[PDB]
RNA sequence: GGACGCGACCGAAAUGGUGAAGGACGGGUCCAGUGCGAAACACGCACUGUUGAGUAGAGUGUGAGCUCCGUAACUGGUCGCGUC
Ligand code: 2ZY
Numbered sequence: 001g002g003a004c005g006c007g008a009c010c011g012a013a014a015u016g017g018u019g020a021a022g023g024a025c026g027g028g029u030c031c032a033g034u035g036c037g038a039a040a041c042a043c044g045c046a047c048u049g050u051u052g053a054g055u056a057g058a059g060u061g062u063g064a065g066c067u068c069c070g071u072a073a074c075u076g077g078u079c080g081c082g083u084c
Base pairs, nucleotide, nucleotide: 002084003083004082005081006080007079008078009077010076011074014071015070016069017068019066025063029053030052031049032048033047034046035045036044037043
Other pairs, nucleotide, nucleotide, family: 012073tHS013072tHS018067cWW020065cWW021064tWW022026cWH022057cWH023027cWH023054cWH026061cWH027059cWH037039tHS039042tWS050053cWH054059cWH057061cWH059061cWH061062cWS062063cHS
C1' cells in the first nucleotide's frame, strides 16, 4: 500500500425551531361566470377564470419547499492513531 477498530471533520436520510415569498409550490375556502340537481337568489355538483383574492393569514393546514439555528440514522467521503 490493503484490511479491521477508534476518533475528528465533512456530507447526509430524518427532525425540532425560525421568517420571508401569492398563485409559476400546492390544497382548502371565498368571489365571478356557465351548465346541472324539478333549483335565476340561497344550498349542492361539475366546468372555466388569478389582467378574480392576504404571504399581518380573514385556515380545525398558513401543508410542501426554501431562508436561518440546532439534533441526527448512516450503507457515505476524507484525515489521524492503534493493530494485522
Ligand atoms: O384563499 C384566499 N384567501 C382566503 C380567504 C385570500 C384572502 C386567497 N386570498 C386565494 C388565492 C388563490 C389563488 F390561486 C390566487 O391566485 C390568489 F391571488 C388568491 F378566505 F380569506 F379569502
About this RNA: The RNA (Spinach RNA aptamer) has 84 modelled nucleotides. The entry also models potassium ions. The PDB entry is titled "Crystal structure of an RNA aptamer bound to trifluoroethyl-ligand analog in complex with Fab". It was solved by X-ray diffraction to 3.12 A. On the sample the depositors note: artificially selected RNA aptamer. Keywords: G-quadruplex, Fluorescence, Fluorophore, RNA-immune system complex.